[PDB]
RNA sequence: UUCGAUACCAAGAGCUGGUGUCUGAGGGAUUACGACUCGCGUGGUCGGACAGCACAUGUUAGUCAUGUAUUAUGGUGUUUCCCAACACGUAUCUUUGCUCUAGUAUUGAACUUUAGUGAUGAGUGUACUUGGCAUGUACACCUGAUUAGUUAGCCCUUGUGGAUACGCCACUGCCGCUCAGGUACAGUAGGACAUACCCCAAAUAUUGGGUUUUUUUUUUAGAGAAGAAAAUUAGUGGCGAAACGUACGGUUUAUGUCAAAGGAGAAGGUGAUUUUAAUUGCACCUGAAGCAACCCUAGGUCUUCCCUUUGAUGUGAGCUAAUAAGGAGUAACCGAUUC
Numbered sequence: 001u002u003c004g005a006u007a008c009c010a011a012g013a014g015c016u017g018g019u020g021u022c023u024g025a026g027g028g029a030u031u032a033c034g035a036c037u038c039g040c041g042u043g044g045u046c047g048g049a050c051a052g053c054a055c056a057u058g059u060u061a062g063u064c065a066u067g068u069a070u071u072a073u074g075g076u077g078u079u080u081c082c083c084a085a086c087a088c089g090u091a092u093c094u095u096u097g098c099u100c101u102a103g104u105a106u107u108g109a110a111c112u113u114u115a116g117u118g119a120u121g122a123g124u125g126u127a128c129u130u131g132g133c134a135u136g137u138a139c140a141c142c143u144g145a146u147u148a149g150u151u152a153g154c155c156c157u158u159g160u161g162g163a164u165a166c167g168c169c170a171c172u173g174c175c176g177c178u179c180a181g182g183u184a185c186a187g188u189a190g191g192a193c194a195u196a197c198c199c200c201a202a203a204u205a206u207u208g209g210g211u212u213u214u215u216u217u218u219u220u221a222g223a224g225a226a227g228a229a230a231a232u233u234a235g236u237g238g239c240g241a242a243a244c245g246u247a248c249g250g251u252u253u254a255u256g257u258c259a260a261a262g263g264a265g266a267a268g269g270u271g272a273u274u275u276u277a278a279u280u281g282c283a284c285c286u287g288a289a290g291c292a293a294c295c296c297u298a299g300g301u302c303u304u305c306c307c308u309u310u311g312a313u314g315u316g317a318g319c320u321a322a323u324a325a326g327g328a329g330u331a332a333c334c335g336a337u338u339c
Base pairs, nucleotide, nucleotide: 001110003108005106006105014098015097017094018093022089026083027082028081034045036043124140125139126138127137128136165216174191175190198210199209200208201207237334238333244326249320250319251318252317253316254315255314256313257312258311291300
C1' cells in the first nucleotide's frame, strides 16, 4: 500500500459427453456370374467385383489413334441379396462436467532493502599425510577487534630443510691460466671435486670430525631370502559262534533297627441276654504301672511298657541290569590254482 491472480456466480455461448434421424464410404454370405469336372444332374473353385452390359447409359482423352461411330486396350454407371459412421458424418433431443470473460473480496509482492564487494595482512589449535616424541601442510569456528586502495586491478603464494637413497650440478674452497712486481701473492677466464681430489684436528701419532645447491625418492639403518617344514603307507586274509562266565547299579516285595504325631481317635470281635411286621438304623469295652522334685488342679485330667500308620538305613528274594563284560574277532568253514 498498489497490482494481478484466485475462490466464486451469471450471461449467454462454445466445448465436451449422452441420445438418436438418414446415407452407405465400406464389410459379409451364395443365390448372379465365372471358371473345371462330369455320374451329365450336379460336385468343387472364385464370394461382389472380375461377369455382364449395348451401342442403352453418366465423365472425357491422344487429336491423333485412325484409313473421321471411332473406340481407345474412355474405364466406370447399372444392380441381385445382408451387417454397417471406431466414415467418431451429423437432423432432432440433452449436457453432475469443462474452459470461456471476469464481479469485487482475499491476499501476497514491488520502487524493496539490510556494508558485507575487492585486495593486503594479522591469529591458532589440531590432525597426520609418503614420512620415526620429526617435521611440515592444511583443516577449522568459541570467537576478540581493526586491516589502504579496483562488480575479483598487480605481484613473489606457495611449498620450504633434514633424516634416509638415487642422479646431477656447482658455494666457500683447490689446480691451471692470464695478471700485479725486482724473493708470489691481490684480480681474471678455465679443469677436478660431495663416499668431497676441499676444510680442520693429530706424534709414538698416521684416523676422527665440519660444510654447497638442484631433482625426485622412501620411511628410518647396520636387520629381512640361504633349515625345519609339506608329503607318503603297507605284503595290514574273509566270514564268524558256542560251551563256560557274568559287574556297579534301578525298582518291587518281606525283614531288623531308627526319627515326629495320636491314645477323642483309629477300629476289630460276638453267641455275654430279652418281645417285635416295614424304613433307616448299633450299643457295649479294649493296655496298664510307675510319674526325677514343690504348689494348683482333676480320684488319678495320666502318658511308658507297646496295639497301630506314615519318613530312613542294612540284609534276603524277584524283575532288571544283559546277549553284560570276559571267553574272542579265538574255534569251525571258506581262501592261491585250473575257463

Shown are 339 nucleotides from a PDB entry: RNA (CrPV 5'-UTR IRES) from Cricket paralysis virus. Among the 42 different proteins in the entry, which are not shown, are eS26, Eukaryotic translation initiation factor 3 subunit E and eS6. Released in 2020, the model rests on electron microscopy data to a resolution of 3.36 angstrom. The work is reported in "A complex IRES at the 5'-UTR of a viral mRNA assembles a functional 48S complex via an uAUG intermediate" (Neupane et al., Elife, 2020). It comes from the structure "Structure of the Cricket Paralysis Virus 5-UTR IRES (CrPV 5-UTR-IRES) bound to the small ribosomal subunit in the closed state (Class 2)". The entry is indexed under CrPV 5'-UTR IRES, Internal ribosome entry site, RIBOSOME. The reconstruction used 23,444 particles. Ions in the entry include magnesium and zinc.